An RNA structure with a sequence from Saccharolobus islandicus M.16.4, together with DNA, in which 43 nucleotides are resolved. It was solved by cryo-electron microscopy to 3 angstroms. The sample was in a buffer at pH 8. Dai et al. published it in Nucleic Acids Res. in 2025: "Structural and mechanistic insights into the activation of a short prokaryotic argonaute system from archaeon Sulfolobus islandicus". It comes from the structure "Cryo-EM structure of a short prokaryotic Argonaute system from archaeon Suldolobus islandicus". The organism belongs to Saccharolobus islandicus, within Archaea.
Context: bound to proteins that are not shown
RNA sequence: UCAAAGCUUAGAUACCCUGGA
DNA sequence: CTCCAGGGTATCTAAGCTTTGA
Numbered sequence: 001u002c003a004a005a006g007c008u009u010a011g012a013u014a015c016c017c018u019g020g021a
Numbered sequence: 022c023t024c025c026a027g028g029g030t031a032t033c034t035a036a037g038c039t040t041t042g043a
Base pairs, nucleotide, nucleotide: 002042003041004040005039006038007037008036009035010034011033012032013031014030015029016028017027018026019025020024021023
């Protein structure tokens, strides 16, 4: 990306915890 | 006392689709 919506996918983040360094 | 990697559950951002706006 004239704009929006409602789908599905991938990854990531938050809250709690664990391990290691 | 500080990160990175993991788990479970719930979201979030970004991509690909379809439809809609007479």